[PDB]
Context: one part of a larger RNA, bound to proteins that are not shown
C1' cells in the first nucleotide's frame, strides 16, 4: 500500500520515491 | 548569466462576433370613404 | 340599440 | 415606429 | 465597436547579404473616373391594346 | 395610345487617386520586455524509471472452419534442442565473358 | 615444400559437344536480289 | 542447271529518331 | 506545315527448299513443315518453377528375409508320490423253513459302485459382498462343485509359426495369439490429423467454368504479383 | 490521347416477359334468350 | 330435349391477336471519305459497265 | 444552327504464387404446410475490418482507416445512469391501460388474429325541432 | 334530438414451467403516440438551439510514389584570445 | 558581424531547398548501403590499469528487428568494427525430445 469487480492490459494525470541522463548559477 | 516557469504587449496568417444597410410590381385574392344587403343588441 | 364576423358595388389609394 | 418572399452588402482620405 | 489563437509562425526591427511588397509600410497629390437621382430628346427601340 | 429599354443634354447628392525597393552560386543556424528560482549546495530545472490511486477503455491464446470467448481440440513453469536441406535434367528473369561461333572433359608438360 | 589436393601452360584451324539449315514414314534431297526470255 | 549484272532492305501499311522545306 | 530515309516491332500479298496432291498440264491450282526470308548463340554465376529421390519435421491397420522359445500353458511317453471320518449294503457262502415237483421264503455273512454325507488336495456357484491410483497389471471373506477315479502331482522325454496342441471356447503356445517373439528390408507409403523459428515497406484474392473410378484430390480458364517491352503527353 | 468507357445523346435493328384477351384461334367453363 | 344463331359469368408455366419499363447489337472520321483524271487482271457481262489492286492531283477535324 | 455529351495515358508480352467447401441481404423466383430449410437471377456485402451508432448480435444505419491538434458534421440523440432543450418553444390535438404488472427506437414476425364494446374523441348519408 | 355507415388512441379475446427485464430507474400539465418550431427577442432580427466519428475542411510531422521543379565552373570581405 | 555544410546523386545519419497525390487488409507476391548468430579471405583495433560469459527501478539512439553507455560491495583470458565469402543460421504451443522445477 491493497476491500469484496479473478488477475493480466490500454490512455490520460497525481501523489510518493529515485538520484539515471541533460541544463544552468550573473 | 539561464536552452527553467509565469503574464503581458508587437507583426503576419486564419477563424468569430456585434453595429448598418442594399436590389427586385414580392409587398392589389390589398388598404381606406360612403352607400344597399345581412347580422347581433 | 347600435358596432362587427360576411356580401355586391361608389370613389380614392405618394 | 412592423406589412413578413426571394438574391445580397459593408472597417484604409479609415464601420 | 470587439474579440480568439496553452489550436500557427516570428529577428518579434534589432542587422552588417538574416529579400516587412502594403488599399495596411513609404512619399507625393486632393473628386482624379464612376455611381444614384428630378426634366427633357429621338419617326432610337420590347409589348399589349386598339 | 402608353409601357420597357436605349443616346445626347441637363438638377441635386456620393466615394478616394499615382509613385516605389534582386543579392556578390545555394542551405541551415540567430527566441524581444516584465516577474519568480537558481550564487557550486545532499542546489534548482526538465526529460527518463518505479510503485500505487482516481476517471474513462478493455471477453483467451494457437489452429480448422461460412462462423470461435465458446459447453470445439491443443494449452503446470522454466533451461537447452526442433523442421523446405544436398545431388541431377530443363525453362524463365537478371549479371559477366566471347560471338557465327562458344566451351570443355579425361590426360599431359613444368613447377 | 614452395599460400603447392592451389595456381599457370597444352595453337596443321580440339580429340568431343552445343550452333550456324531444314524437310520426309523411308529410300533421299536442300533455300539471295534485279533485269530479260518461256 | 535458261541468259546477263552484283554498293546491297521482295512489295505494300503503321512506325523511335535524323535530315530538307514554312510559320 | 509538309516530305524524306526509316531502325526495332506488327499486320497483308508474292517467291524460294522439303514433302503430299489436282487439272483443261501453264509464266495454272491447293495445300504441309518445330522451314527461308543478311544470323544468335555459347559458357558461367543467381533466384523462381516442374521433375525424381527420405525430399519441410513426426505418425498407421498392413507385406517380405532368416534366427529364438513347450520354466506360463496344451496333449502323448517313461520312472516315482498321494487321498480323515462315516452312510447305503450287490455277486458269492452259512443255518432254518415250505414243497409232489420246479422252486419259493426268513435271518446271518460279505463288502460291490466312473454310489451318497464329508477333511487334506484339485476347482470357482452367488453375495452382481470387500478392494477397484488395491496386500494384488486378477487378490480377499463367507457361501459354494467334487473327493477310489475319464482323480491330483514331482523329475525326464517328445510335437511349432500360416506352424503346433486342442473331451472345441477360435482355447492355449513364457502378463503377447481371428496368425508368437528377436533383428532386418524400413526414415515402408498416407488425395488424411498436427507442427513450421526476425522487422519494416509497396501491392493483393478465391470457393466460378471443362475433363479426369472423379465428389476430404487435381490437370484447365478466370482473379493477383514480378519483370517488363512499344509508346504517348491533350 | 492511338485499338479508351460497366455512363449519355441522336440515327438504325432484335424481342414476347408485366399487362391485357376470351365479345379473336388453341384449351377449360356458368347461365339465361331467339329459331 | 338434341341441334344452329348471338351473348354471358369465369381462367391458363408447357394459349394468344396485342404489347410496355427495365434490355440488347451497330455508327457518331484520318490506316477514312469524297471529286477528277489514269494503269493492271486469265474476274462478271452480247461488249459497253461492273468487280478487285493500285498510281499520281482536289476537298475536308 | 437546333438542350447537340464530358471523363482520360492506349497497345502488346513473358514466369509465377494462393483458391477450386462459401455464408448474408433489397428486389425477381422454383420445392415444401412451414423453417436460422433445399436449390437459382441482377447487384452489393461478410470471409480477409476495425471504427461511430440501433442496449447487446460476422451481414442493419453511418463510414470506410500513416502519427497527431483545431474546426463542422453523418447514423443516433438532448429526465437521471451518459455529453446534450440545469425537464426548450412566448405549438397543436389523442390517451388512463388491477397481479408476465398501458406504450415507448426500423431490419427484429426478435409477439398475435377473426370477432366485439352506451369508453372516449372525429367525419359521410338520411329525417326534427 | 333520431337512425344507418366509416375512422383514431384504448378496453375484451389473450394459458407454462428458476426470480426478471420499453437496458434500468422511472414518466401520465409524459420522459406515451400523429405531426409544427428553433440563438440572444417565436404573430418587429428572414435565410445555423446544441451533443457524440479512425468522415470533411485546415495545420504540423513521417513514409512511397508513373511523381513536378530547382541549385551544385565554388575569387567580397575577413587570424586566435 | 555571425558558424558550420554543400556528393551530378535507385536504394542512409537520405547532396540540400520548395510543391502535389496516395498509405487499413487474410492466403500471396516482391523490395530493403533493413536487424541478429557459427566460420574463411582481407582491412583496423582493444585486453591483467581486467576479455568472454552473467545481473539491473542505467539511461540514450531507432517506427521497428536491434544498438550503445554506466554500475556490478560478478568474473579471470581472449575478442571486436568494416568490406566481402560461407551455412548444421533467429523458437510460445507440434497429446514434441531430454533434464530441473
Nucleotide at each position: 500500500a491493497c476491500g469484496a469487480c479473478a488477475a493480466u492490459g490500454g490512455a490520460a494525470g497525481u501523489a510518493c520515491c529515485u538520484u539515471c541522463a541533460u541544463u544552468u548559477c550573473u | 548569466c539561464g536552452g527553467c516557469c509565469a503574464g503581458a504587449c508587437c507583426c503576419a496568417a486564419c477563424c468569430u462576433c456585434g453595429c448598418c444597410g442594399c436590389g427586385c410590381a414580392a409587398u392589389u385574392u390589398c388598404c381606406u370613404u360612403c352607400c344597399g344587403g345581412g347580422g347581433c343588441u | 340599440a347600435a358596432c362587427a364576423u360576411c356580401c355586391g358595388g361608389u370613389g380614392g389609394g405618394u | 415606429c412592423a406589412c413578413u418572399g426571394u438574391g445580397c452588402g459593408g472597417g484604409u482620405u479609415u464601420c | 465597436g470587439a474579440g480568439g489563437u496553452c489550436a500557427u509562425g516570428g529577428g518579434g526591427u534589432g542587422c552588417g547579404u538574416g529579400a516587412g511588397u502594403g488599399g495596411g509600410c513609404g512619399g507625393a497629390a486632393u473628386a482624379a473616373a464612376g455611381g444614384g437621382u428630378c426634366g427633357g430628346u429621338g419617326u432610337g427601340u420590347u409589348g399589349u391594346g386598339u | 395610345u402608353c409601357u420597357u429599354c436605349c443616346u445626347c443634354c441637363u438638377u441635386c447628392c456620393c466615394u478616394g487617386u499615382c509613385c516605389g525597393u534582386g543579392c556578390g552560386u545555394c542551405u541551415c543556424g540567430a527566441c524581444g520586455c516584465u516577474g519568480g528560482c537558481g550564487a557550486u549546495g545532499g542546489a534548482a530545472a526538465u526529460g527518463g524509471g518505479g510503485u500505487g490511486c482516481c476517471c474513462c477503455c478493455a471477453c483467451c491464446c494457437g489452429u480448422c472452419u461460412u462462423g470461435a470467448a465458446a459447453c470445439a481440440c491443443g494449452g503446470a513453469c522454466c533451461a537447452a534442442g526442433g523442421a523446405g536441406u544436398c545431388a541431377a535434367a530443363c525453362a524463365g528473369a537478371c549479371g559477366c565473358g566471347c560471338a557465327a561461333g562458344g566451351g570443355a572433359g579425361g590426360a599431359g608438360u613444368a613447377u | 615444400u614452395g599460400u603447392g589436393a592451389c595456381a599457370a601452360c597444352u595453337c596443321u584451324u580440339u580429340u568431343c559437344u552445343c550452333g550456324u539449315a531444314c524437310u520426309g514414314a523411308a529410300a533421299g534431297g536442300g533455300a539471295g536480289g534485279u533485269g530479260u526470255g518461256a | 542447271u535458261a541468259c546477263a549484272c552484283c554498293c546491297g532492305u521482295g512489295g505494300c501499311g503503321u512506325g523511335c529518331g535524323c535530315a530538307a522545306u514554312u510559320u | 506545315u509538309u516530305u524524306g530515309c526509316c531502325c526495332a516491332a506488327c499486320a497483308c500479298c508474292g517467291a524460294c527448299c522439303g514433302g503430299c496432291c489436282c487439272u483443261c498440264c501453264g509464266u495454272g491450282g491447293g495445300c504441309u513443315g518445330c522451314g527461308c526470308g543478311c544470323g544468335a548463340g555459347u559458357g558461367u554465376g543467381c533466384c523462381u518453377g516442374u521433375u525424381u529421390g527420405g525430399a519441410c519435421c513426426c505418425g498407421a491397420a498392413a507385406g517380405g528375409u532368416g534366427g529364438u522359445g513347450a520354466a506360463c500353458u496344451a496333449u502323448g511317453c517313461c520312472u516315482g508320490a498321494a487321498c480323515a471320518a462315516g452312510g447305503u449294503g450287490a455277486a458269492g457262502c452259512c443255518c432254518g423253513g415250505g414243497g409232489a415237483a420246479a422252486c419259493c421264503c426268513c435271518g446271518g455273512u460279505g463288502g460291490a459302485g466312473g454310489c451318497c454325507u464329508g477333511u487334506a488336495g484339485c476347482g470357482a456357484u452367488g453375495c452382481u459382498g470387500a478392494c477397484g491410483u488395491g496386500c494384488a497389471a486378477a487378490u480377499c471373506g463367507c457361501u459354494c462343485g467334487u473327493a477310489c477315479g475319464a482323480u491330483u502331482u514331482g523329475g525326464g522325454u517328445a510335437u511349432c509359426g500360416g506352424a503346433g496342441c486342442g473331451a472345441a471356447a477360435g482355447a492355449c503356445u513364457c502378463a503377447u495369439c481371428g496368425a508368437a517373439c528377436c533383428a532386418c528390408c524400413u526414415a515402408g507409403u498416407a488425395g488424411c490429423u498436427g507442427g513450421u523459428u526476425c522487422a519494416c515497406g509497396u501491392c493483393g484474392a478465391a470457393g466460378u467454368u471443362u475433363c479426369c473410378c472423379u465428389c476430404a484430390g487435381g490437370a484447365u480458364a478466370g482473379c493477383u504479383g514480378g519483370u517488363g517491352c512499344u509508346u504517348g503527353u491533350c | 490521347a492511338a485499338g479508351a468507357a460497366g455512363u449519355a445523346u441522336u440515327g438504325u435493328g432484335c424481342g414476347g416477359u408485366a399487362a391485357a384477351g376470351c365479345a379473336a384461334a388453341u384449351g377449360a367453363u356458368u347461365a339465361g334468350a331467339g329459331g | 330435349g338434341a341441334c344452329c344463331u348471338a351473348u354471358u359469368c369465369u381462367c391458363a408455366a408447357a394459349c394468344u391477336u396485342u404489347a410496355a419499363a427495365u434490355g440488347u447489337g451497330c455508327a457518331a472520321a484520318c490506316a477514312a471519305c469524297c471529286c477528277a483524271g489514269c494503269c493492271u487482271u486469265a474476274g462478271u457481262u452480247a461488249u459497253u459497265u461492273u468487280a478487285a489492286c493500285a498510281a499520281g492531283g482536289c476537298u475536308u477535324u | 444552327a437546333a438542350g447537340a455529351a464530358u471523363u482520360g495515358a492506349g497497345g502488346c508480352a513473358c514466369c509465377a504464387a494462393g483458391u477450386g467447401g462459401g455464408c448474408c441481404u433489397u428486389c425477381u423466383u422454383c420445392g415444401g404446410u412451414a423453417a436460422g430449410c433445399g436449390g437459382a437471377g441482377c447487384a452489393g456485402g461478410c470471409g480477409a475490418u476495425g471504427c461511430g451508432g440501433a442496449a447487446u448480435g460476422a451481414a442493419c444505419c453511418g463510414c470506410u482507416u500513416a502519427g497527431g491538434g483545431a474546426u463542422a458534421u453523418g447514423u443516433g440523440g438532448c429526465g437521471u445512469c451518459a455529453a446534450a432543450a440545469c425537464u426548450u418553444g412566448u405549438g397543436g390535438g389523442c390517451u388512463c391501460a388491477u397481479u408476465c404488472u398501458c406504450g415507448a427506437u426500423a431490419c427484429g414476425u426478435g409477439a398475435a388474429a377473426a370477432g366485439g364494446g352506451u369508453g372516449u374523441u372525429g367525419g359521410u348519408g338520411g329525417a326534427u325541432a | 334530438u333520431c337512425c344507418a355507415c366509416c375512422g383514431g388512441c384504448c378496453c375484451c379475446g389473450a394459458a407454462a414451467a428458476u426470480g426478471g427485464a420499453u437496458g434500468a430507474c422511472g414518466c401520465u400539465u409524459a420522459a406515451g403516440c400523429c405531426c409544427c418550431a428553433u440563438g440572444u427577442g417565436c404573430g418587429u432580427g428572414a435565410u445555423u438551439g446544441c451533443c457524440c466519428a479512425u468522415u470533411a475542411u485546415u495545420c504540423c510531422u513521417u513514409u512511397g510514389g508513373u511523381g513536378a521543379g530547382g541549385g551544385c565552373g565554388g575569387c567580397u570581405a575577413u587570424a586566435u584570445g | 558581424g555571425u558558424g558550420a555544410g554543400a556528393a551530378a546523386g535507385u536504394g542512409u545519419a537520405g547532396c540540400c531547398c520548395u510543391c502535389c497525390c496516395g498509405a487499413u487488409g487474410u492466403a500471396g507476391a516482391c523490395g530493403u548501403g533493413g536487424c541478429g548468430u557459427g566460420g574463411g579471405g582481407g582491412u583496423g583495433a582493444g585486453g591483467a590499469c581486467g576479455a568472454a560469459g552473467c545481473c539491473g527501478a542505467u539511461g540514450g539512439c531507432g517506427c521497428g528487428a536491434g544498438c550503445c553507455u554506466c554500475g556490478g560491495a560478478u568474473g579471470g583470458a581472449c575478442c571486436c568494427g568494416c568490406c566481402u565469402c560461407u551455412a548444421g543460421u533467429g523458437c510460445a504451443g507440434a497429446u514434441c525430445u531430454u533434464g530441473g522445477u
The RNA (LSUa rRNA, nucleotides 489 to 1613) from Trypanosoma brucei brucei has 959 modelled nucleotides. It holds a match to the Rfam family "Eukaryotic large subunit ribosomal RNA". Rajan et al. published it in Nat Commun in 2023: "A single pseudouridine on rRNA regulates ribosome structure and function in the mammalian parasite Trypanosoma brucei". Keywords: CRYO-EM, TRYPANOSOMA BRUCEI, 80S RIBOSOME, RIBOSOME. The structure was determined by cryo-EM at 2.47 angstrom resolution and released in 2023. Among the 76 different proteins in the entry, which are not shown, are Ribosomal protein L41, Ubiquitin-60S ribosomal protein L40 and 60S ribosomal protein L30. The depositors describe the entry as "CRYO-EM STRUCTURE OF TRYPANOSOMA BRUCEI PROCYCLIC FORM 80S RIBOSOME : PARENTAL STRAIN".